An RNA from Homo sapiens, together with DNA: 325 nucleotides with solved positions. It comes from the structure "RNA polymerase II elongation complex with downstream nucleosome extracted from human nuclei". The reconstruction used 21,652 particles. The 2025 paper behind the entry is "Multiple structures of RNA polymerase II isolated from human nuclei by ChIP-CryoEM analysis".
Context: bound to proteins that are not shown
RNA sequence: AAGACCAGGCU
DNA sequence: ATCAGAATCCCGGTGCCGAGGCCGCTCAATTGGTCGTAGACAGCTCTAGCACCGCTTAAACGCACGTACGCGCTGTCCCCCGCGTTTTAACCGCCAAGGGGATTACACCCAAGACACCAGGCACGAGACAGAAAGCTCAAGTACTTAAGCCTGGTCTTTACTA
DNA sequence: TAGT
DNA sequence: TAAGTACTTGAGCTTTCTGTCTCGTGCCTGGTGTCTTGGGTGTAATCCCCTTGGCGGTTAAAACGCGGGGGACAGCGCGTACGTGCGTTTAAGCGGTGCTAGAGCTGTCTACGACCAATTGAGCGGCCTCGGCACCGGGATTCTGAT
Numbered sequence: 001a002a003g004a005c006c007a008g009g010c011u
Numbered sequence: 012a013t014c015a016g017a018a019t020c021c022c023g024g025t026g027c028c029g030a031g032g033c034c035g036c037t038c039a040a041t042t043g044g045t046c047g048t049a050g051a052c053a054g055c056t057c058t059a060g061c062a063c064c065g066c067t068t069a070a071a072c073g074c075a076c077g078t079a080c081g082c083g084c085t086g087t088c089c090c091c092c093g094c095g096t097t098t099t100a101a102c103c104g105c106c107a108a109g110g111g112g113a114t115t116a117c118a119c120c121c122a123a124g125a126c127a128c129c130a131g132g133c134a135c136g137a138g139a140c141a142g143a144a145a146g147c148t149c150a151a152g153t154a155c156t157t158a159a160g161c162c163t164g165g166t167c168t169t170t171a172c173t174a
Numbered sequence: 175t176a177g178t
Numbered sequence: 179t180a181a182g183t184a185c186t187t188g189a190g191c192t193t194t195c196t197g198t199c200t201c202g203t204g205c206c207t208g209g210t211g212t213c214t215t216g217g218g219t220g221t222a223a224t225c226c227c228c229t230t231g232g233c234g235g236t237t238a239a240a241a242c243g244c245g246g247g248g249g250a251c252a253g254c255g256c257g258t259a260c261g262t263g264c265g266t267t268t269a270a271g272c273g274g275t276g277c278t279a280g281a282g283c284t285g286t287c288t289a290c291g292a293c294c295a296a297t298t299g300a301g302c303g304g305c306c307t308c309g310g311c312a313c314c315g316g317g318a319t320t321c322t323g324a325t
Stems, first nucleotide, its partner, number of pairs: 002168010012325012025312025051286008060277084145192012158179001171178003
Other pairs, nucleotide, nucleotide, family: 001169cWH013325cWW044294cWW050287cWW050288cWS059278cWW075261cWW120218cWS144193cWW157180cWW174175cWW
């Protein structure tokens, strides 16, 4: 850089 | 062995009774001519058997393996084998009668044979006729698809392992 | 440092 | 992961077409219809031979009593001969391709058999004699069972 997971918010 | 004794061979006799030697003769086999027709044989034909070939596929094959049926071994029990006895009726011979099979005699009818003649059946043409193959298509079962909208963060990691 |  | 749809498959019911009996057809030759002749089969009348059968005598054949012993039957070990599989090693067989030995048909010619007539010489009925053999008595040997 980019990818992944997770958590939360508004219906 | 070992001998006792029936069973069986084997020897001389006998008479007798079926086999064979022998006579008379007769009818069935023979000799010879004529007819006809069966089959011996030449050519055709086209039928069927044979040899050969491809492929297949269903059947034979070797052996490994289990097992149960084939047969050896033992033991039993009583069914026939063999022998003494009494019964008995099978077998031989005589003695009738009678009836049933051949034999002769002839009656007649009904099968053989020839031919006039039609449809029976059966040879091939045609058509049942009851069982046997493509195709379409149906039912499970399988492969594949999607799965709200927006937003905020954080943390972690891309390359660790063989070579 | 290469490969995987 | 849980739904739902699109895809492909394996499974069952319809008929194109067969191979094998029925019958249709046509034809023909073999069955039928008729005459008639002759010999075979129907019948009947006789001969005698053969079969049945009743009785008398018997001896050998069978029936019966019976014991023993050796063969039939049962049980079994056992174990080896062969049924079963299985995928292997073999070749049966079914359908096609040609050929031609040879079966069978057609024609003939005819050479061999059926028949007709005379015969004669073996074959067969009858008759005898004999010497081969059933069966009688004796002696032997090799069976087989007690020992």